[PDB]
Molecule: PreQ1-III (pre queuosine) riboswitch aptamer
Organism: Faecalibacterium prausnitzii
RNA sequence: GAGCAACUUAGGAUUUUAGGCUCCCCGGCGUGU
RNA sequence: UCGAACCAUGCCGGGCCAAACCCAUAGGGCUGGCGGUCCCUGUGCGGUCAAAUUCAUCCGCCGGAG
Numbered sequence: 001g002a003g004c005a006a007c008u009u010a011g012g013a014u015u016u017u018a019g020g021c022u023c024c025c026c027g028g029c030g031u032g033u
Numbered sequence: 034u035c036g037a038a039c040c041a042u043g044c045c046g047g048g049c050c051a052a053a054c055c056c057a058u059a060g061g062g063c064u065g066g067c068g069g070u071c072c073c074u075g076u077g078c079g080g081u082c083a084a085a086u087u088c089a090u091c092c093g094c095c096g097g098a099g
Stems, first nucleotide, its partner, number of pairs: 001023004011088006024048009053081003056077007
């Protein structure tokens, strides 16, 4: 950088962020022909 | 077998990192300069805590035809 679910602030809904799981990308260090 | 990449798998880093306040710094409005002050924007691996928009209702049971 593209995603998923859950939930607090905070009644509902959408979104942002922390954390948690998925993936992808760049540069490296072990092992294997 | 010795290396070079290649691909393979297993690890190490990086690209992820809000709102608000505080101070710091740059710019902008202002701006003859001076010092101070206010607001707006960027930045700060600096310190503290989740937050923004939106509609007025929205859930649970009972209710009732099934």